[PDB]
Context: bound to proteins that are not shown
RNA sequence: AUUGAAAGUUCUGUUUCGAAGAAAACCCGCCUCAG
DNA sequence: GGGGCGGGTTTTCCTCGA
Numbered sequence: 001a002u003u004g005a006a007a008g009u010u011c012u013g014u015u016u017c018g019a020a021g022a023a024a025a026c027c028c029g030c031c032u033c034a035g
Numbered sequence: 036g037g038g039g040c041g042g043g044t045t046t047t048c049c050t051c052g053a
C1' cells in the first nucleotide's frame, strides 16, 4: 500500500509401416640426347 | 628445342493411404 487487495489454462499422446541409380565403354596411334 | 588432334553423355521414374 494506488478500482488497489485475493488466483497456474493444468492434466493424457511415436508420422509408424516399405523401396539395388542399374545396365554398356582401351587415352591410343608417332619419336635414339647424339655426336 | 617448351608438342599436335577427336571426344565434356544418352531413358526412365518426381509418392501411395489414415
Base pairs, nucleotide, nucleotide: 016053017052018051019050021048022047023046024045025044027042028041029040030039031038033036
Entry title: Post-targeting aCascade Type IA CRISPR-Cas Surveillance Complexes.
Solved structure of RNA from Saccharolobus solfataricus, together with DNA, 53 nucleotides shown.
The reconstruction used 106,678 particles.
The organism belongs to Saccharolobus, within Archaea.
The entry is indexed under aCascade Cascade CRISPR CRISPR-Cas Cas Cas5 Cas7 crRNA TypeI-A, DNA-RNA HYBRID, RNA BINDING PROTEIN-RNA complex.
Method: cryo-electron microscopy, resolution 3.07 angstrom. The entry became public in 2025.